rRNA 28S, nucleotides 4 to 367; rRNA 5.8S, nucleotides 1 to 139 from Giardia lamblia ATCC 50803: 468 nucleotides with solved positions. The work is reported in "Cryo-EM structure of the ancient eukaryotic ribosome from the human parasite Giardia lamblia" (Hiregange et al., Nucleic Acids Res., 2022). It comes from the structure "Cryo-EM structure of large subunit of Giardia lamblia ribosome at 2.7 A resolution". An Rfam search finds the family "Archaeal large subunit ribosomal RNA" in it. Its family is annotated with structural constituent of ribosome and ribosome in the Gene Ontology. It was solved by cryo-EM to 2.75 angstrom. The reconstruction used 91,058 particles. The entry is indexed under ribosome, giardia, parasite.
Context: one part of a larger RNA, bound to proteins that are not shown
RNA sequence: CGGCCCGAGGCGGCGGGGGCGACGGGCGGAACUUAAGCAUAUCAGUACGCCCCGGAGGAGAAACCAACCGGGAUUCCCCGUAGCGGCGAGCGACGCGGGAGGAGCCCGCCCCGAAGGCGCGCUGUGGG
RNA sequence: CGCCGCGAGGGGGCCCGAGGGCCCCGCCCGAGAGGGUGCAAGCCCCGUACGGCGG
RNA sequence: GCGAGUAGCGCUGCUUGAGCGUGCAGCGCGAAGGGAGGCGCGGCCCUUCCAAGGCUAAAUACGCCCCGGGACCGAUAGCGGACCAAGUAGCGCGAGCGAACGGUGAAAAGGACGCCC
RNA sequence: GGCCGCUCAAAAGACCUGAACCCGGCCGGC
RNA sequence: GAACGCCCCGCCGGCGGAUGCCUCGGCCCGGGCGGCGACGAAGAGCGCGGCGGAGCGCGAGACGCGGUGCGGACCCGCCCGCCCCGAGAAGCACCGACCCUCGAACGCAGCGCGCC
RNA sequence: CGGCGCCGCCGCCUCGGCGCCC
Numbered sequence: 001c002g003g004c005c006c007g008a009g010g011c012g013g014c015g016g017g018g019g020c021g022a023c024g025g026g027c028g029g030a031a032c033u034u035a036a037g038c039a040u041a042u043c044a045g046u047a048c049g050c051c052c053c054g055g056a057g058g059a060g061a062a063a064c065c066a067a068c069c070g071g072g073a074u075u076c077c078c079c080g081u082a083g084c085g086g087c088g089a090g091c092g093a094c095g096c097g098g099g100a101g102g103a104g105c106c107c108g109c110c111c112c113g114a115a116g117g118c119g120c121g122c123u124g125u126g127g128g
Numbered sequence: 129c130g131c132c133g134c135g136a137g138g139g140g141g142c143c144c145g146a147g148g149g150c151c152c153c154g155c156c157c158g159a160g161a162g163g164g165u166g167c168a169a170g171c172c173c174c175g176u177a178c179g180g181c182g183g
Numbered sequence: 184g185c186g187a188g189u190a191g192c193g194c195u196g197c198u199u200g201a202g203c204g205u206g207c208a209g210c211g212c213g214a215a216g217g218g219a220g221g222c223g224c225g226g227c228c229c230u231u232c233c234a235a236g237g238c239u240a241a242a243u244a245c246g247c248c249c250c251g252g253g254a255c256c257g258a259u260a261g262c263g264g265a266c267c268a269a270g271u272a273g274c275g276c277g278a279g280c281g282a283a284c285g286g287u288g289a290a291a292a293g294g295a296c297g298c299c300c
Numbered sequence: 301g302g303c304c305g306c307u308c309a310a311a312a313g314a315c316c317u318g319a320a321c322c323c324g325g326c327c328g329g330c
Numbered sequence: 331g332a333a334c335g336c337c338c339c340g341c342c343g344g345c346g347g348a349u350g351c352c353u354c355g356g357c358c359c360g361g362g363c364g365g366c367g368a369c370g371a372a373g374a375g376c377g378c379g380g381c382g383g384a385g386c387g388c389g390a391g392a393c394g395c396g397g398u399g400c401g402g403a404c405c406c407g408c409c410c411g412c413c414c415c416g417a418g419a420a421g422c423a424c425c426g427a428c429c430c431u432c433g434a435a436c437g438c439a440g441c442g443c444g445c446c
Numbered sequence: 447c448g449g450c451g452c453c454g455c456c457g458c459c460u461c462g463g464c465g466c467c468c
Stems, first nucleotide, its partner, number of pairs: 002467003005463012018366001023054001024052005034041001038086001064071002075100004083091002104238003107186001110128003115125001116120001129182004138153005154171002156160001162174003191212007216233005245364001248362006255356002273280002285352002293315001297303003316350001322344005328337003373432003376389003380408002395426006404411001437443002444450002
Other pairs, nucleotide, nucleotide, family: 001468cWW017368tWS018371tWS022055cWW022245cSS023244cSS024057tSS029047tHS030046tWH031044tHH032043tHS033042cWW035088cSS040088tWW041089tWS054056cSS055244tWS056243tWH059074cSS060073cSS061103cWS061104tHS061239tWH062072tHS063217tWS064231tHS066068cWS066230cWS067220tWS073241tWW074101cHS074242tWW080095tHS081093tWH082092tHS085088tHS085089tHS093200tWS100242cSS101241cSS103239tWS103240tWS113124cWH114124tHS116117tSS116125cSS134178cWW135159tWS135177tHS136156cSS136159tWS137170tSS144146tHS144167tHS145166tSS146166tSS147149tHS158177cSS159176cWS161175tHS165169tWH187215tHH188189cHS188213tHS189214tWH189235cSS190213tHS198204cWS198205cWW199201tHS204205cHS215216cSS215234cWW246364tHS256260cSS257353tHS258265tWS258285tHS258353tWH260265tWH261355tSS261356tSS263269tSS268384tSS269283tHH270271cHS270281tWS271282tWH272281tHS275277tHS275278tHS287291tWH287312cSS288290tHS288292tHS288310tWS289309tHH291311tWW292307cSS292312tWW295305tHS296304cWW307311tWH308310tHS317349cWW318347tWS318348tHS319347tHS320346tHS321345cHS327339cWW338339cHS364365cWS367434tWS368436cWH370434tHS370436tWW371435tHH372433tHS377392tSS379393cSS386393cWW394427cWW401420tHS402418tSS402419tHS403412tWS403418tHS404419tSS405410cWW414417tHS446448tWS
């Protein structure tokens, strides 16, 4: 004296914040009650408190179920006992089978290196 | 799905404050869902069935 | 060629029908081929999948508000609330509590004239 | 304020109908 | 004895608002719809009519103003105004504007003050 | 003498450092 790195003040364009007695998602979370008492259990993974969307949301294309002369992402409807428990009182899924609906795909890694949305980006844009 | 519009057919006699009442004769019906009207109305009035636009 | 302080494991708290662990989490430890097969540990097979990254319509659920329907209630009933002015009047420092009251007649024709005061 | 009476099918007159409990006047009873 | 009280042999009056009939309201089920906000929402305050308290509505352009269509005689009182082959009362639908203070609430405060 | 709030993203203007160098 310039570069890169790490920060500061200002200016322009754009976005956020609040609102709802339902449905939906994420957290915190009782006691009355039942057990003819009462501590585990139950009520209830409820009331209520806080946060967050949408027209729906969530979920979803197998680190799945099975044990068959096998099926094949998710959701919803019909159908039915393994088990848990002062093994007490109570509590409790699911596959197979029948239907509604039906749909499949990507990035990283690897190859090429600015071919890109070019004051950005090689500490990786764009293509395969 | 939503915007427009047409829309048929009943008189006479008793009676009453008033006829949608009573008696006797008819018409319309793709319309007898219904509401109004001085008292129970297909035919007094709005509607009801039959169709056109945007699509 | 296919995801690391991760998967898993030990100890502890919650959660589940999940029973020597259903799912989650804190802390310590920490892999390479791995995960699963409703009873633990060690060995050998078989059957079947590829976690620790991401997107996705439909069938499903529902108040306010509009629309239609009903073997529902008929003014102490049915919403607290059918009434030109209901979450109103009224009560409480406040959070909050909260009523009662529907109907003349077909037409207002809502009441002449007169006599006493 | 009262009487009389007017509108109206009707006062239905501050209002549909207008029960009970309770009460006032006339009439009968214990 | 009468009267008071009580019963009703009956005829009338009060007080009260039951019963009956009526219903622009509730409740239940089903179908739609799923449409707010810094371009200032939801909610609150204050103000607005010729005579104007409440509620609805509107915002100093205030009980409304304009534009396109439709409609075609009224406007609850007292007034005004309109009236006609278009001259245009009630009513209806979409569209363009106006839109005071507080509020997520935005110069600070909540009614008083600044920097520029 | 137009106006004058907070946070964030992308740009831009003006700048700090005995960070790494020249």